[PDB]
RNA backbone atom coordinates (compact mmCIF):
# COMPACT_ATOMS: atom_id res chain seq x y z
O5' N A 1 -1.34 3.05 2.22
C5' N A 1 -0.73 3.40 0.99
C4' N A 1 -0.66 2.23 0.00
C3' N A 1 -1.91 1.35 0.00
O3' N A 1 -2.97 1.95 -0.70
C1' N A 1 0.00 0.00 0.00
P N A 2 -4.36 2.25 0.05
O5' N A 2 -4.97 0.76 0.06
C5' N A 2 -5.41 0.17 -1.15
C4' N A 2 -5.57 -1.35 -1.04
C3' N A 2 -6.65 -1.81 -0.07
O3' N A 2 -7.96 -1.69 -0.61
C1' N A 2 -4.70 -3.15 0.13
P N A 3 -9.27 -1.67 0.34
O5' N A 3 -9.35 -3.19 0.87
C5' N A 3 -9.87 -4.23 0.06
C4' N A 3 -9.67 -5.59 0.72
C3' N A 3 -10.53 -5.80 1.97
O3' N A 3 -11.85 -6.23 1.67
C1' N A 3 -8.29 -6.53 2.34
P N A 4 -13.07 -6.00 2.69
O5' N A 4 -12.64 -6.81 4.02
C5' N A 4 -12.79 -8.21 4.13
C4' N A 4 -12.15 -8.73 5.43
C3' N A 4 -12.84 -8.24 6.70
O3' N A 4 -13.99 -9.00 7.01
C1' N A 4 -10.47 -8.08 6.90
P N A 5 -15.09 -8.50 8.09
O5' N A 5 -14.47 -9.07 9.47
C5' N A 5 -14.53 -10.45 9.79
C4' N A 5 -13.77 -10.76 11.08
C3' N A 5 -14.41 -10.17 12.34
O3' N A 5 -15.43 -11.00 12.87
C1' N A 5 -12.07 -9.74 12.31
P N A 6 -16.56 -10.42 13.87
O5' N A 6 -15.73 -9.93 15.17
C5' N A 6 -15.26 -10.84 16.14
C4' N A 6 -14.42 -10.12 17.20
C3' N A 6 -15.24 -9.15 18.06
O3' N A 6 -15.93 -9.83 19.10
C1' N A 6 -13.16 -8.17 17.40
P N A 7 -17.20 -9.17 19.85
O5' N A 7 -16.53 -7.99 20.72
C5' N A 7 -15.87 -8.24 21.95
C4' N A 7 -15.28 -6.95 22.52
C3' N A 7 -16.35 -5.92 22.89
O3' N A 7 -16.93 -6.20 24.16
C1' N A 7 -14.52 -4.89 21.76
P N A 8 -18.38 -5.62 24.57
O5' N A 8 -18.14 -4.03 24.64
C5' N A 8 -17.58 -3.40 25.78
C4' N A 8 -17.46 -1.90 25.52
C3' N A 8 -18.78 -1.24 25.13
O3' N A 8 -19.66 -1.01 26.21
C1' N A 8 -17.00 -0.44 23.80
O5' N B 1 -16.58 7.92 13.33
C5' N B 1 -17.22 9.10 13.81
C4' N B 1 -17.38 9.12 15.34
C3' N B 1 -16.19 8.56 16.10
O3' N B 1 -15.13 9.49 16.17
C1' N B 1 -18.16 7.68 16.99
P N B 2 -13.72 9.15 15.48
O5' N B 2 -13.11 8.17 16.60
C5' N B 2 -12.74 8.68 17.87
C4' N B 2 -12.62 7.58 18.93
C3' N B 2 -11.52 6.56 18.67
O3' N B 2 -10.22 7.05 18.98
C1' N B 2 -13.49 5.51 19.46
P N B 3 -8.89 6.36 18.39
O5' N B 3 -8.83 4.94 19.16
C5' N B 3 -8.40 4.85 20.51
C4' N B 3 -8.64 3.44 21.06
C3' N B 3 -7.76 2.36 20.43
O3' N B 3 -6.46 2.31 21.00
C1' N B 3 -10.01 1.62 20.63
P N B 4 -5.21 1.68 20.19
O5' N B 4 -5.63 0.14 19.93
C5' N B 4 -5.54 -0.85 20.94
C4' N B 4 -6.16 -2.17 20.46
C3' N B 4 -5.43 -2.82 19.28
O3' N B 4 -4.26 -3.51 19.67
C1' N B 4 -7.78 -2.88 18.96
P N B 5 -3.14 -3.96 18.60
O5' N B 5 -3.77 -5.31 18.00
C5' N B 5 -3.80 -6.51 18.75
C4' N B 5 -4.62 -7.59 18.03
C3' N B 5 -3.96 -8.12 16.75
O3' N B 5 -2.98 -9.11 17.00
C1' N B 5 -6.27 -7.69 16.41
P N B 6 -1.85 -9.48 15.91
O5' N B 6 -2.68 -10.11 14.68
C5' N B 6 -3.21 -11.43 14.72
C4' N B 6 -4.05 -11.71 13.48
C3' N B 6 -3.24 -11.76 12.19
O3' N B 6 -2.56 -12.99 12.02
C1' N B 6 -5.27 -10.55 11.87
P N B 7 -1.30 -13.15 11.03
O5' N B 7 -1.96 -13.02 9.57
C5' N B 7 -2.69 -14.08 8.97
C4' N B 7 -3.28 -13.63 7.63
C3' N B 7 -2.22 -13.29 6.58
O3' N B 7 -1.67 -14.45 5.97
C1' N B 7 -3.98 -11.69 6.56
P N B 8 -0.24 -14.42 5.23
O5' N B 8 -0.49 -13.46 3.97
C5' N B 8 -1.15 -13.90 2.80
C4' N B 8 -1.28 -12.75 1.81
C3' N B 8 0.04 -12.09 1.44
O3' N B 8 0.83 -12.83 0.53
C1' N B 8 -1.62 -10.46 1.80
RNA sequence: GAGUGCUC

The RNA has 16 modelled nucleotides. The structure was determined by solution NMR and released in 2000.